[PDB]
Context: bound to proteins that are not shown
RNA sequence: UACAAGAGCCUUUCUGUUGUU
RNA sequence: AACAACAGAAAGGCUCUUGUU
Numbered sequence: 001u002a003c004a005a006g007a008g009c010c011u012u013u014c015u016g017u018u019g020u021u
Numbered sequence: 022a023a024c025a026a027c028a029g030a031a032a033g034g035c036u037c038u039u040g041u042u
C1' cells in the first nucleotide's frame, strides 16, 4: 500500500474474581 | 499483596478472505 469488514493464532499487558497454603 | 494458568473490554500484532456503477 483507496474504504469497510470479519476470524483464528501464541507473546508482556487493563477490569478484577476465585484458590491449596 | 505476590504466585503459573486464567474471564473478558479497551487500546496496541499479524494474517487472510467478504466488494465497488
Base pairs, nucleotide, nucleotide: 006037007036008035009034015028019024